[PDB]
Context: one part of a larger RNA, bound to proteins that are not shown
C1' cells in the first nucleotide's frame, strides 16, 4: 500500500490478523466499550552525532565603538628655571 | 675655563591677535535658529584632523580535538621490547607487562693483551661482605640504559697510537599505500692502526623523534627585469617546533544554553521488549556442629549441584519520519514457589496452640494516620490481610501528587553565562472507533414441502468464602493450669441474585403554605415568572440503607496419605496380578444459555389432492387457474424496549385514552353565612382537588385491507407391504 482483516502456542529484524502447527468459526448490520492493530496527530524536544546554527558569558583568541596619552597641524608675542656650539 | 653676544630644545608666568563661548547688546528681522557687528570672558589652553601608546565583552567575528562497549568523568594519542600472535611475515581489544623523548671525542677505530659472578680455605685492624694467596667454578657475570635476541675471532675488560663518528658514491636487496625507513659488497679520493694479511663509512642489535612553509648562518663556477654591479632569488651545508592530539587545519582561540534551533541516527543512551544469568530469589547434595544424649523434630558451618526469570546488572538485537513515566483510581487475567479455608506424614506432637514437609489454585484474601509514594512504621481489625507474571497489566479508560520545559528562591559550586542525579513555591494530559476483540441486540439464509407450538441436550457459562456461640463436655488429655477430635444445632460478616409486602429515599406529572412582581377590568379568586421562586408533604414507578433467597448435601473418579491380600526375593513389602479408603481441586449434582450441535436433533398438530405447452426431456422452463396453514405490513399498546426484538389486543374488542366508582395523597377549596374596626377566627366541611393504582364501562381510537407464503413435497438402497 492492498485486503477474502479469528484464538492459542511457537517461529521470526528478537512482542504476528497474514509464517508453522493447531483450535475455533454460517453471511451482514445496529447500540455500546476501548485490550490490540507497537492505533491517528507532529521527519523525538530526551540522548548521541555534524570539523551544523543561534543567542549568552568570560582574566578564550583576534579585533573594534567609545574613553584616555603624547607628536605634528590649526598655533602666536614676551619674560623667566633649562645642553651643546661660537 | 667663562662671559657681551649666538642656533635651539623642555617647565612656569604673563599678553592678545588666532581659536572657543550652549554670556550681554545691536542689525538682517515681524525670529530663543543662523550670520554679521560690538562688548565681556577664557586663550594659544580648550577643541578638531592625522600619527601613536593604554584601556576597552560596550560591540563583532570565531575557536573550544578525537578514541570511547551511549556520552561525560577518568585514561590514551609518537617511538622501542615481550606476550596475545595459532613454529615464514603480518595480525585487534579502554587486553597483559615494561621502557624512550638520551648518552659517549670516548663508552668510536685499530693493534696488542686479558677473562667474569659466586663459593670454600688461609691471612693485622677486617666483621656476612674491602685488599692478598690457593682450589673449585665455567658465564649462574658483564655488555651506558627497558625487554628480547645475541656475545670466545668474545660483542665483556685493560693498555698504546689515533679520528673511518671520513668526502663522492654505490651493484644488489629487505621493508613498504605514499612520504619516510633499513642493510650494504665494491669503486675513487684521502686517512688511522698493524710487521703484514687486514680492519675501520660510529657505539652487540632493536627506542632517544617532527614533513612542508617561513626565517637565520656558512659557501657557490647559477641567475641578476636597459647595461655593469648590487639587492633579491636558486643550488650545497646547516640552525630555529613537548607543532607530545607527535602525517604537524591558524602566526593567533575558553565556556553556557532548562530560551533554544536545524540536519540526521534505534549506526548510540534513558523506558519497555529481547539474549544472558554474574547477581537476585527458590530448591537440592555432603554433614562438622547446635539441639540435655541424639547430624537430618527444627536448624546446619566449610564446600558442591541445579531451577526460575524474578532483582541489581551485562549486551545493544527492535523502536529516535515518537512504543507516554512513577504512584493512585477503575477493571482485571493467569501462575503456584499457598496467606486462610480443605486433605495428610513426621514432630523435641500430653491437651489447647504450634514447627516442618507432602497434596491441593474452588472460593476468599483489611480499614485508617504519615508520606506523591510502591514500600515502610504505626493504630485497629480479620479465617486470612499470600508471592509473582501480565509493556515493573490497565493515560485513544480517569488522575497528575512524584518525575524532565519555560517563572521564582535557598544551600552549594563557578569570575561569569549558569549548574546540582540537593531543596522549595507555581506550572495546557488531544483523538466522533474502520478492523480485530469484547458486551448486548437484530436482519439474511440454511436445517430438503411449508407451518403453529412444545422440547432433548453435545456443549458452554454462573456459583463454590467464612466467623462466632451452644450441645457433645468441662468429657478425652492433663500434676495443675488449661482443654479437645469426631458429630449436631443456632446465629452472623462478606459476596450475589431477585423483589418492593414492610422501613425509608426519590417522586420538576398530586395537594398545600408562602415572598416579590405582572396580569386576568376591579374586589374576591386564580395564573405567569423568579433554580420546580422558596418550601412542607407525597401516589405509582424506580430504588437500598429495606425484604426474601443462595453457596450446600449427595454421587463418581482421584491427589498426597493410610491400607487388605500378595509374590518376584521361603522373610518383608499398598503393587508386580487383584481388592479398597481418601480433599473446597476434577466430572456431575444447583442455576442460566444452548440443534448455525451445517452432526442444523425430537414430539404433537395444522395446511395445500388444477390444467396446457415447449426446449437444450425430469429436482427443467413458460402460460393460465389457484393463494391454503401461516407470517408480515398497518393500528391500540406493554411492568418489553436505543432502533429492534419480545409479549397483548384490533369491534366475535377492555389494547390504550376518556368516563363512572373506589383507593391513595394533601389537608377543612370556592362561595355564602357569622364575629370583628381590621388582620384573623368560626360554620357549611375531613372540605375541595387528586399522576402513573384498582374495578367496571365501547364514549373515542384499534378498517376482516394489502403483501409474502402455494397446489401433496426428488433420487438410490433396504425391510415390511400391496
Nucleotide at each position: 500500500g492492498a485486503a477474502a482483516u479469528c484464538g492459542c502456542u511457537g517461529u521470526g529484524a528478537a512482542g504476528a490478523u497474514g509464517c508453522a502447527g493447531u483450535g475455533u468459526a454460517u453471511c451482514c448490520g445496529c447500540g455500546g466499550c476501548u485490550a490490540g492493530a507497537c492505533g491517528g496527530a507532529a521527519a523525538g524536544a530526551c540522548c548521541c552525532c555534524g570539523u551544523g546554527a543561534a543567542c549568552c558569558u568570560u582574566u578564550a583568541c583576534u579585533g573594534u565603538a567609545g574613553c584616555u596619552u603624547u607628536g605634528c597641524a590649526c598655533u602666536g608675542g614676551a619674560c623667566u628655571u633649562u645642553g651643546a656650539g661660537c | 675655563g667663562c662671559a657681551u653676544g649666538c642656533u635651539u630644545g623642555a617647565g612656569g608666568u604673563u599678553c592678545u591677535a588666532a581659536c572657543u563661548c550652549u554670556g550681554g547688546u545691536c542689525c538682517g528681522u515681524a525670529a530663543u535658529c543662523c550670520g554679521g557687528a560690538u562688548c565681556g570672558a577664557g586663550g594659544a589652553c580648550a577643541g578638531u584632523g592625522u600619527a601613536u601608546g593604554g584601556u576597552g565583552g560596550g560591540c563583532a567575528g570565531u575557536u573550544u580535538g578525537a578514541c570511547u562497549g551511549g556520552g561525560g568523568c577518568g585514561g590514551u594519542c609518537u617511538c622501542c621490547u615481550c606476550c596475545u600472535a595459532a613454529a615464514g611475515a603480518g595480525u585487534a581489544a579502554c587486553g597483559g607487562a615494561g621502557g624512550a623523548g638520551u648518552a659517549c671525542g670516548a663508552a668510536g677505530g685499530u693493534g696488542c693483551g686479558c677473562u667474569c659472578a659466586g663459593a670454600c680455605c688461609g691471612g693485622u685492624c677486617g666483621g656476612a661482605a674491602a685488599u692478598c694467596g690457593g682450589u673449585c667454578g665455567c658465564a649462574g657475570a658483564g655488555u651506558a640504559u627497558a625487554a628480547a635476541g645475541g656475545c670466545a675471532a668474545a660483542a665483556g675488560c685493560g693498555c698504546g697510537c689515533u679520528u673511518g663518528a671520513c668526502u663522492g658514491c654505490g651493484a644488489g636487496a629487505c621493508a613498504g599505500a605514499c612520504a619516510c625507513g633499513u642493510c650494504g659488497a665494491g669503486c675513487a679520493g684521502g686517512u688511522a692502526c698493524g710487521a703484514a694479511a687486514g680492519u675501520a663509512g660510529g657505539u652487540c642489535u632493536u627506542a632517544g623523534u617532527g614533513a612542508u612553509c617561513c626565517g637565520g648562518u656558512g659557501g657557490u663556477u647559477c641567475u641578476g627585469u636597459a647595461u655593469g654591479g648590487a639587492a633579491g632569488g636558486g643550488c650545497c651545508a646547516u640552525c630555529g617546533c613537548u607543532c607530545a592530539a607527535c602525517g604537524g587545519a591558524u602566526a593567533a582561540a575558553a565556556g553556557g544554553u532548562a530560551c533554544u534551533c536545524c540536519g540526521g541516527g534505534g549506526a548510540u543512551a534513558a523506558c519497555a521488549g529481547g539474549c544472558u544469568g554474574a547477581u537476585a530469589c527458590c530448591g537440592c547434595c555432603c554433614a562438622a556442629g547446635a539441639g540435655u544424649u541424639c547430624a537430618u523434630a527444627u536448624c546446619g558451618a566449610c564446600g558442591g549441584c541445579g531451577g526460575u526469570g524474578u532483582u541489581u546488572g551485562g549486551c545493544a538485537c527492535c523502536u529516535c519520519g515518537a512504543u507516554g513515566u512513577c504512584g493512585g483510581c477503575u477493571c482485571a487475567u493467569c501462575a503456584c514457589a499457598u496467606c486462610c479455608u480443605g486433605g495428610g506424614g513426621c514432630u523435641g506432637a500430653a491437651g489447647c496452640c504450634g514447627g516442618u514437609c507432602c497434596c491441593a489454585a474452588g472460593g476468599g484474601u483489611a480499614u485508617g494516620g504519615c508520606u506523591g509514594u510502591u514500600c515502610g512504621c504505626c493504630a485497629u481489625u480479620u479465617a486470612a490481610a499470600g508471592u509473582g507474571g501480565u509493556a515493573c497489566g490497565c493515560g485513544a479508560g480517569c488522575u497528575g501528587g512524584g518525575u524532565u520545559u519555560a517563572g521564582a528562591a535557598c544551600g552549594u559550586c563557578g569570575u561569569g553565562a549558569g549548574a546540582c542525579a540537593g531543596u522549595u513555591c507555581g506550572g495546557u494530559c488531544c483523538c466522533u472507533a474502520u478492523c480485530u476483540g469484547c458486551c448486548g441486540u437484530g436482519g439474511a439464509c440454511g436445517u430438503u414441502u411449508g407451518a403453529g407450538a412444545u422440547u432433548u441436550g453435545a456443549g458452554a457459562g454462573g456459583g463454590g468464602c467464612u466467623g462466632c456461640u451452644c450441645c457433645u463436655a468441662g468429657u478425652a488429655c492433663g500434676a495443675g493450669a488449661g482443654g479437645a477430635c469426631c458429630g449436631g444445632a443456632g446465629u452472623g460478616g462478606a459476596c450475589g441474585a431477585a423483589c418492593c409486602u414492610c422501613u425509608g429515599g426519590u417522586g420538576u406529572u398530586c395537594c398545600g403554605g408562602u415572598u416579590g412582581u405582572c396580569a386576568c377590568g376591579c374586589c374576591a379568586g386564580u395564573g405567569g415568572c423568579a433554580u420546580u421562586g422558596c418550601c412542607g408533604g407525597g401516589u405509582a414507578g424506580c430504588u437500598a440503607u429495606g425484604u426474601u433467597c443462595g453457596g450446600a448435601a449427595a454421587a463418581g473418579a482421584u491427589a498426597a496419605c493410610c491400607g487388605c491380600u500378595g509374590a518376584a526375593a521361603g522373610c518383608a513389602u499398598c503393587u508386580a496380578a487383584g481388592c479398597g479408603g481418601g480433599a473446597a481441586a476434577c466430572u456431575u449434582g444447583c442455576c442460566u444459555c444452548a440443534a448455525g450441535a451445517u452432526g442444523a436433533g425430537a414430539u404433537c398438530u395444522c395446511a395445500c389432492u388444477g390444467g396446457g405447452a415447449a426446449c437444450u426431456u425430469g429436482a427443467u422452463u413458460c402460460c393460465c387457474c389457484u393463494g391454503a396453514a401461516g407470517g408480515g405490513c398497518c393500528g391500540u399498546c406493554g411492568a418489553a424496549g436505543a432502533c429492534u426484538a419480545c409479549g397483548a389486543c384490533g369491534u366475535u374488542g377492555a389494547u390504550a385514552g376518556g368516563c363512572u366508582g373506589g383507593g391513595u395523597g394533601u389537608g377543612u377549596a370556592a362561595g355564602c353565612g357569622u364575629u370583628g374596626u381590621g388582620a384573623g377566627g368560626c360554620g357549611u366541611u375531613g372540605a375541595g382537588c387528586u399522576a402513573a393504582c384498582c374495578a367496571g364501562u365501547a364514549c373515542u381510537a384499534a378498517u376482516u385491507g394489502c403483501c409474502c407464503g402455494u397446489g401433496a413435497g426428488g433420487c438410490u438402497u433396504g425391510a415390511c407391504c400391496a

Shown are 808 nucleotides from a PDB entry: RNA (23S ribosomal RNA, nucleotides 2004 to 2889) from Pseudomonas aeruginosa PAO1. An Rfam search finds the family "Bacterial large subunit ribosomal RNA" in it. The PDB entry is titled "PAO1 wild-type ribosome, R, reference map". The source organism's lineage runs through Bacteria, Pseudomonadati, Gammaproteobacteria, Pseudomonas and Pseudomonas aeruginosa. The reconstruction used 166,770 particles. The structure was determined by cryo-EM at 2.46 A resolution and released in 2025. Among the 48 different proteins in the entry, which are not shown, are 50S ribosomal protein L35, 30S ribosomal protein S19 and 50S ribosomal protein L3. Ions in the entry include zinc and magnesium.